[PDB]
RNA sequence: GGUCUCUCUGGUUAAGCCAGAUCUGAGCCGAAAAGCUCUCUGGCUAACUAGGGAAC
Repeated sequence: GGUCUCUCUGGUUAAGCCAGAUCUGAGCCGAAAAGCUCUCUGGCUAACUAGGGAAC
RNA backbone atom coordinates (compact mmCIF):
# COMPACT_ATOMS: atom_id res chain seq x y z
P G A 1 -0.43 3.89 3.56
O5' G A 1 -0.65 2.89 2.34
C5' G A 1 -0.67 3.37 1.00
C4' G A 1 -0.68 2.24 0.00
C3' G A 1 -1.93 1.36 0.00
O3' G A 1 -3.00 1.93 -0.73
C1' G A 1 0.00 0.00 0.00
P G A 2 -4.46 2.05 -0.06
O5' G A 2 -5.33 0.96 -0.84
C5' G A 2 -5.17 0.77 -2.24
C4' G A 2 -5.49 -0.65 -2.63
C3' G A 2 -6.73 -1.24 -1.99
O3' G A 2 -7.93 -0.86 -2.65
C1' G A 2 -4.94 -2.77 -1.80
P U A 3 -9.21 -0.38 -1.80
O5' U A 3 -9.90 -1.75 -1.36
C5' U A 3 -10.40 -2.65 -2.33
C4' U A 3 -10.52 -4.05 -1.78
C3' U A 3 -11.44 -4.23 -0.58
O3' U A 3 -12.81 -4.31 -0.95
C1' U A 3 -9.41 -5.36 -0.19
P C A 4 -13.96 -3.89 0.10
O5' C A 4 -15.22 -4.76 -0.35
C5' C A 4 -15.04 -6.02 -1.00
C4' C A 4 -16.31 -6.84 -0.96
C3' C A 4 -16.51 -7.70 0.28
O3' C A 4 -17.01 -6.98 1.39
C1' C A 4 -16.95 -8.98 -1.66
P U A 5 -17.03 -7.65 2.85
O5' U A 5 -16.04 -8.89 2.72
C5' U A 5 -16.50 -10.22 2.93
C4' U A 5 -15.76 -10.88 4.07
C3' U A 5 -15.93 -10.22 5.43
O3' U A 5 -17.13 -10.61 6.08
C1' U A 5 -13.64 -10.65 5.04
P C A 6 -17.83 -9.63 7.14
O5' C A 6 -16.96 -9.81 8.46
C5' C A 6 -16.93 -11.05 9.15
C4' C A 6 -15.87 -11.06 10.23
C3' C A 6 -16.00 -10.00 11.31
O3' C A 6 -16.94 -10.36 12.31
C1' C A 6 -13.76 -10.10 10.56
P U A 7 -17.85 -9.23 13.01
O5' U A 7 -16.81 -8.37 13.85
C5' U A 7 -16.17 -8.91 15.00
C4' U A 7 -15.13 -7.97 15.55
C3' U A 7 -15.59 -6.56 15.87
O3' U A 7 -16.27 -6.47 17.11
C1' U A 7 -13.55 -6.47 14.68
P C A 8 -17.31 -5.28 17.37
O5' C A 8 -16.39 -3.99 17.51
C5' C A 8 -15.58 -3.80 18.66
C4' C A 8 -14.66 -2.61 18.50
C3' C A 8 -15.32 -1.26 18.29
O3' C A 8 -15.81 -0.68 19.48
C1' C A 8 -13.55 -1.52 16.75
P U A 9 -17.06 0.34 19.41
O5' U A 9 -16.42 1.69 18.88
C5' U A 9 -15.44 2.39 19.64
C4' U A 9 -14.94 3.60 18.90
C3' U A 9 -16.02 4.51 18.33
O3' U A 9 -16.57 5.39 19.29
C1' U A 9 -14.41 4.10 16.67
P G A 10 -18.08 5.92 19.12
O5' G A 10 -17.99 6.93 17.89
C5' G A 10 -17.29 8.15 18.02
C4' G A 10 -17.24 8.90 16.72
C3' G A 10 -18.57 9.23 16.08
O3' G A 10 -19.23 10.33 16.69
C1' G A 10 -17.06 8.45 14.43
P G A 11 -20.83 10.40 16.71
O5' G A 11 -21.22 10.68 15.19
C5' G A 11 -20.87 11.91 14.56
C4' G A 11 -21.21 11.89 13.09
C3' G A 11 -22.65 11.57 12.74
O3' G A 11 -23.52 12.68 12.88
C1' G A 11 -21.20 10.31 11.37
P U A 12 -25.06 12.46 13.28
O5' U A 12 -25.72 11.86 11.96
C5' U A 12 -25.87 12.65 10.79
C4' U A 12 -26.49 11.86 9.67
C3' U A 12 -27.80 11.15 9.99
O3' U A 12 -28.93 12.01 9.94
C1' U A 12 -26.36 9.65 8.88
P U A 13 -30.20 11.73 10.88
O5' U A 13 -30.86 10.40 10.28
C5' U A 13 -31.55 10.42 9.05
C4' U A 13 -31.91 9.03 8.59
C3' U A 13 -32.81 8.22 9.52
O3' U A 13 -34.18 8.56 9.41
C1' U A 13 -31.00 6.87 8.81
P A A 14 -35.17 8.33 10.66
O5' A A 14 -35.26 6.74 10.80
C5' A A 14 -35.93 5.96 9.82
C4' A A 14 -35.67 4.49 10.00
C3' A A 14 -36.17 3.88 11.30
O3' A A 14 -37.55 3.57 11.25
C1' A A 14 -33.96 3.15 10.88
P A A 15 -38.35 3.20 12.60
O5' A A 15 -39.87 3.12 12.12
C5' A A 15 -40.62 1.92 12.25
C4' A A 15 -41.24 1.52 10.93
C3' A A 15 -40.46 0.50 10.12
O3' A A 15 -40.72 -0.83 10.55
C1' A A 15 -41.17 2.28 8.72
P G A 16 -39.51 -1.84 10.85
O5' G A 16 -39.59 -2.06 12.43
C5' G A 16 -38.68 -1.42 13.30
C4' G A 16 -37.94 -2.43 14.15
C3' G A 16 -37.94 -2.18 15.65
O3' G A 16 -39.13 -2.61 16.29
C1' G A 16 -35.75 -2.64 14.95
P C A 17 -39.63 -1.85 17.62
O5' C A 17 -38.60 -2.31 18.74
C5' C A 17 -38.50 -3.67 19.14
C4' C A 17 -37.42 -3.87 20.17
C3' C A 17 -37.50 -2.99 21.42
O3' C A 17 -38.44 -3.47 22.36
C1' C A 17 -35.28 -2.99 20.61
P C A 18 -39.03 -2.49 23.49
O5' C A 18 -37.78 -2.13 24.40
C5' C A 18 -37.38 -2.98 25.46
C4' C A 18 -36.20 -2.41 26.22
C3' C A 18 -36.47 -1.18 27.06
O3' C A 18 -37.06 -1.47 28.32
C1' C A 18 -34.52 -0.84 25.80
P A A 19 -38.01 -0.38 29.03
O5' A A 19 -37.00 0.74 29.55
C5' A A 19 -36.01 0.45 30.51
C4' A A 19 -35.06 1.60 30.69
C3' A A 19 -35.68 2.94 31.03
O3' A A 19 -36.01 3.07 32.40
C1' A A 19 -34.08 3.24 29.32
P G A 20 -37.24 4.01 32.84
O5' G A 20 -36.66 5.48 32.75
C5' G A 20 -35.61 5.90 33.60
C4' G A 20 -34.99 7.17 33.10
C3' G A 20 -35.91 8.38 33.04
O3' G A 20 -36.10 9.00 34.29
C1' G A 20 -34.69 8.22 31.03
P A A 21 -37.49 9.74 34.62
O5' A A 21 -37.38 11.11 33.81
C5' A A 21 -36.30 12.00 34.02
C4' A A 21 -36.24 13.05 32.95
C3' A A 21 -37.48 13.91 32.81
O3' A A 21 -37.50 14.97 33.75
C1' A A 21 -36.76 13.18 30.67
P U A 22 -38.89 15.57 34.28
O5' U A 22 -39.12 14.85 35.68
C5' U A 22 -39.33 13.45 35.76
C4' U A 22 -40.23 13.09 36.91
C3' U A 22 -41.61 13.73 36.90
O3' U A 22 -42.53 13.03 36.08
C1' U A 22 -40.63 14.01 39.03
P C A 23 -43.55 13.84 35.14
O5' C A 23 -44.26 14.87 36.13
C5' C A 23 -45.30 14.47 37.00
C4' C A 23 -45.77 15.63 37.83
C3' C A 23 -46.29 16.83 37.05
O3' C A 23 -47.63 16.69 36.62
C1' C A 23 -44.73 17.58 38.65
P U A 24 -48.16 17.48 35.33
O5' U A 24 -47.10 17.13 34.19
C5' U A 24 -46.96 15.80 33.69
C4' U A 24 -46.71 15.78 32.20
C3' U A 24 -45.89 16.92 31.63
O3' U A 24 -44.50 16.76 31.82
C1' U A 24 -47.78 16.50 30.25
P G A 25 -43.55 18.05 31.99
O5' G A 25 -43.56 18.74 30.56
C5' G A 25 -43.15 20.09 30.38
C4' G A 25 -43.09 20.43 28.91
C3' G A 25 -44.36 20.13 28.13
O3' G A 25 -45.24 21.25 28.14
C1' G A 25 -42.49 19.16 27.04
P A A 26 -46.77 21.10 28.61
O5' A A 26 -47.52 20.58 27.31
C5' A A 26 -47.53 21.35 26.11
C4' A A 26 -47.95 20.52 24.93
C3' A A 26 -49.25 19.75 25.09
O3' A A 26 -50.39 20.55 24.83
C1' A A 26 -47.58 18.32 24.20
P G A 27 -51.76 20.29 25.61
O5' G A 27 -51.74 18.72 25.89
C5' G A 27 -52.93 17.95 25.88
C4' G A 27 -52.83 16.77 24.94
C3' G A 27 -53.62 15.54 25.35
O3' G A 27 -54.99 15.63 25.04
C1' G A 27 -51.45 14.89 24.69
P C A 28 -56.07 15.13 26.11
O5' C A 28 -55.98 13.54 26.00
C5' C A 28 -56.31 12.88 24.79
C4' C A 28 -56.19 11.39 24.93
C3' C A 28 -56.87 10.77 26.14
O3' C A 28 -58.27 10.60 25.98
C1' C A 28 -54.70 9.88 25.92
P C A 29 -59.27 10.95 27.19
O5' C A 29 -59.11 9.71 28.18
C5' C A 29 -59.31 8.38 27.71
C4' C A 29 -58.76 7.37 28.69
C3' C A 29 -59.15 7.59 30.15
O3' C A 29 -60.45 7.11 30.46
C1' C A 29 -56.83 7.23 30.02
P G A 30 -61.45 8.03 31.31
O5' G A 30 -60.84 8.02 32.79
C5' G A 30 -60.98 6.88 33.62
C4' G A 30 -59.91 6.84 34.69
C3' G A 30 -60.01 7.86 35.81
O3' G A 30 -60.98 7.53 36.79
C1' G A 30 -57.78 7.74 35.06
P A A 31 -61.98 8.65 37.35
O5' A A 31 -61.03 9.68 38.09
C5' A A 31 -61.57 10.72 38.89
C4' A A 31 -60.76 10.90 40.15
C3' A A 31 -59.25 10.80 39.97
O3' A A 31 -58.70 12.03 39.51
C1' A A 31 -59.93 9.53 41.85
P A A 32 -57.27 12.07 38.79
O5' A A 32 -56.28 12.47 39.97
C5' A A 32 -54.90 12.13 39.92
C4' A A 32 -54.50 11.33 41.13
C3' A A 32 -53.28 10.44 40.94
O3' A A 32 -52.07 11.14 41.18
C1' A A 32 -55.05 9.19 41.91
P A A 33 -50.94 11.19 40.04
O5' A A 33 -50.24 9.76 40.12
C5' A A 33 -49.54 9.34 41.28
C4' A A 33 -49.36 7.85 41.29
C3' A A 33 -48.77 7.24 40.02
O3' A A 33 -47.36 7.31 39.98
C1' A A 33 -50.70 6.03 40.65
P A A 34 -46.59 7.63 38.61
O5' A A 34 -46.65 6.26 37.79
C5' A A 34 -45.90 5.13 38.19
C4' A A 34 -46.51 3.85 37.68
C3' A A 34 -46.51 3.68 36.16
O3' A A 34 -45.29 3.17 35.66
C1' A A 34 -48.67 3.25 36.99
P G A 35 -44.79 3.57 34.18
O5' G A 35 -45.94 3.03 33.22
C5' G A 35 -46.16 1.64 33.04
C4' G A 35 -47.35 1.39 32.16
C3' G A 35 -47.28 1.98 30.77
O3' G A 35 -46.53 1.18 29.87
C1' G A 35 -49.37 2.52 31.73
P C A 36 -45.59 1.87 28.77
O5' C A 36 -46.61 2.46 27.70
C5' C A 36 -47.49 1.59 26.99
C4' C A 36 -48.54 2.37 26.24
C3' C A 36 -48.03 3.40 25.25
O3' C A 36 -47.62 2.84 24.02
C1' C A 36 -49.74 4.36 26.56
P U A 37 -46.36 3.45 23.24
O5' U A 37 -46.96 4.72 22.49
C5' U A 37 -47.98 4.57 21.52
C4' U A 37 -48.47 5.90 21.00
C3' U A 37 -47.40 6.88 20.54
O3' U A 37 -46.91 6.59 19.24
C1' U A 37 -48.97 8.01 21.89
P C A 38 -45.33 6.72 18.93
O5' C A 38 -45.09 8.29 18.84
C5' C A 38 -45.59 9.04 17.74
C4' C A 38 -45.59 10.52 18.01
C3' C A 38 -44.23 11.17 18.19
O3' C A 38 -43.56 11.41 16.96
C1' C A 38 -45.70 11.95 19.86
P U A 39 -41.97 11.20 16.84
O5' U A 39 -41.35 12.37 17.73
C5' U A 39 -41.58 13.73 17.40
C4' U A 39 -41.05 14.65 18.47
C3' U A 39 -39.62 14.41 18.92
O3' U A 39 -38.67 14.97 18.04
C1' U A 39 -41.01 14.68 20.81
P C A 40 -37.28 14.22 17.77
O5' C A 40 -36.40 14.58 19.05
C5' C A 40 -36.08 15.93 19.35
C4' C A 40 -35.56 16.07 20.76
C3' C A 40 -34.37 15.20 21.11
O3' C A 40 -33.14 15.73 20.66
C1' C A 40 -35.99 15.03 22.82
P U A 41 -31.93 14.75 20.29
O5' U A 41 -31.45 14.18 21.70
C5' U A 41 -30.90 15.05 22.68
C4' U A 41 -30.57 14.30 23.94
C3' U A 41 -29.76 13.03 23.76
O3' U A 41 -28.37 13.26 23.58
C1' U A 41 -31.58 12.58 25.18
P G A 42 -27.49 12.22 22.72
O5' G A 42 -27.46 10.90 23.62
C5' G A 42 -26.61 10.83 24.75
C4' G A 42 -26.82 9.56 25.55
C3' G A 42 -26.56 8.25 24.82
O3' G A 42 -25.19 7.93 24.69
C1' G A 42 -28.57 8.09 26.03
P G A 43 -24.68 6.99 23.49
O5' G A 43 -25.19 5.53 23.89
C5' G A 43 -24.65 4.85 25.01
C4' G A 43 -25.44 3.60 25.31
C3' G A 43 -25.48 2.54 24.22
O3' G A 43 -24.31 1.74 24.19
C1' G A 43 -27.66 2.88 25.06
P C A 44 -23.86 1.02 22.82
O5' C A 44 -24.98 -0.08 22.58
C5' C A 44 -25.01 -1.27 23.35
C4' C A 44 -26.11 -2.19 22.89
C3' C A 44 -26.04 -2.66 21.45
O3' C A 44 -25.14 -3.74 21.26
C1' C A 44 -28.24 -1.96 21.94
P U A 45 -24.27 -3.84 19.91
O5' U A 45 -25.36 -4.08 18.77
C5' U A 45 -26.01 -5.34 18.65
C4' U A 45 -27.10 -5.29 17.61
C3' U A 45 -26.68 -4.93 16.20
O3' U A 45 -26.09 -6.00 15.50
C1' U A 45 -28.61 -3.70 16.78
P A A 46 -25.04 -5.71 14.31
O5' A A 46 -25.97 -5.22 13.11
C5' A A 46 -26.95 -6.07 12.54
C4' A A 46 -27.79 -5.35 11.52
C3' A A 46 -27.03 -4.64 10.41
O3' A A 46 -26.63 -5.52 9.36
C1' A A 46 -28.71 -3.21 11.26
P A A 47 -25.39 -5.13 8.43
O5' A A 47 -25.94 -3.94 7.52
C5' A A 47 -26.86 -4.19 6.47
C4' A A 47 -27.36 -2.91 5.85
C3' A A 47 -26.30 -1.98 5.26
O3' A A 47 -25.88 -2.36 3.97
C1' A A 47 -27.79 -0.73 6.60
P C A 48 -24.34 -2.17 3.53
O5' C A 48 -24.18 -0.59 3.36
C5' C A 48 -24.80 0.09 2.28
C4' C A 48 -24.80 1.59 2.47
C3' C A 48 -23.43 2.26 2.55
O3' C A 48 -22.85 2.47 1.28
C1' C A 48 -24.82 3.08 4.28
P U A 49 -21.28 2.22 1.05
O5' U A 49 -20.57 3.41 1.84
C5' U A 49 -20.78 4.76 1.46
C4' U A 49 -20.26 5.73 2.50
C3' U A 49 -18.80 5.56 2.90
O3' U A 49 -17.91 6.17 1.98
C1' U A 49 -20.15 5.83 4.84
P A A 50 -16.41 5.64 1.82
O5' A A 50 -15.63 6.31 3.04
C5' A A 50 -15.42 7.71 3.06
C4' A A 50 -14.84 8.16 4.38
C3' A A 50 -13.59 7.44 4.84
O3' A A 50 -12.41 7.91 4.21
C1' A A 50 -15.10 7.59 6.64
P G A 51 -11.14 6.94 4.06
O5' G A 51 -10.86 6.43 5.54
C5' G A 51 -9.63 6.69 6.18
C4' G A 51 -9.77 6.74 7.68
C3' G A 51 -9.02 5.67 8.46
O3' G A 51 -7.63 5.92 8.57
C1' G A 51 -11.20 5.86 9.31
P G A 52 -6.60 4.68 8.62
O5' G A 52 -6.84 4.04 10.06
C5' G A 52 -6.55 4.78 11.23
C4' G A 52 -6.54 3.89 12.44
C3' G A 52 -5.85 2.55 12.27
O3' G A 52 -4.44 2.66 12.39
C1' G A 52 -7.94 2.23 13.33
P G A 53 -3.47 1.76 11.47
O5' G A 53 -3.16 0.50 12.39
C5' G A 53 -3.48 -0.81 11.95
C4' G A 53 -4.03 -1.65 13.08
C3' G A 53 -4.08 -3.15 12.82
O3' G A 53 -2.83 -3.79 13.03
C1' G A 53 -6.16 -2.45 13.65
P A A 54 -2.27 -4.80 11.92
O5' A A 54 -3.14 -6.12 12.14
C5' A A 54 -3.19 -6.75 13.41
C4' A A 54 -4.11 -7.94 13.39
C3' A A 54 -3.98 -8.86 12.18
O3' A A 54 -2.89 -9.77 12.28
C1' A A 54 -6.25 -8.37 12.52
P A A 55 -1.84 -9.90 11.07
O5' A A 55 -2.58 -10.85 10.03
C5' A A 55 -3.17 -12.08 10.44
C4' A A 55 -4.30 -12.48 9.53
C3' A A 55 -3.97 -12.55 8.05
O3' A A 55 -3.35 -13.76 7.68
C1' A A 55 -5.95 -11.30 8.34
P C A 56 -2.09 -13.75 6.68
O5' C A 56 -2.75 -13.66 5.23
C5' C A 56 -3.61 -14.68 4.75
C4' C A 56 -4.51 -14.18 3.66
C3' C A 56 -3.82 -13.63 2.42
O3' C A 56 -3.40 -14.65 1.52
C1' C A 56 -5.50 -12.12 3.11
Molecule: Trans-activation response element (TAR)
Organism: Human immunodeficiency virus 1